[PDB]
Context: bound to proteins that are not shown
RNA sequence: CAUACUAUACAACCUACUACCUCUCU
RNA sequence: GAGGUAGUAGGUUGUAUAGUA
Numbered sequence: 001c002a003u004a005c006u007a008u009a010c011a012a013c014c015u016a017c018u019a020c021c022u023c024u025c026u
Numbered sequence: 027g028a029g030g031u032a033g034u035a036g037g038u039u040g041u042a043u044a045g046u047a
Stems, first nucleotide, its partner, number of pairs: 003047001005045005011039013
Other pairs, nucleotide, nucleotide, family: 004046tWW010040cWW
C1' cells in the first nucleotide's frame, strides 16, 4: 500500500457570551 | 420578550491536502 490515531485550510450547521440597532414590554 | 447584526469562543459534519506507525 492496507489498517488504527488524526492535523490544517476552506464550507455548512448548532451552541455559550459580549456591545449596538428595530419592534415589543415597561 | 422577539428579530437583525458584529466579534470572541466551543464544537459537529462534508471536501481537499497531509502527517505518524
Shown are 47 nucleotides from a PDB entry: RNA with a sequence from Drosophila melanogaster. Among the 2 different proteins in the entry, which are not shown, are Endoribonuclease Dcr-1. The entry also models magnesium ions. It comes from the structure "Structural Basis of MicroRNA Biogenesis by Dicer-1 and Its Partner Protein Loqs-PB - complex III".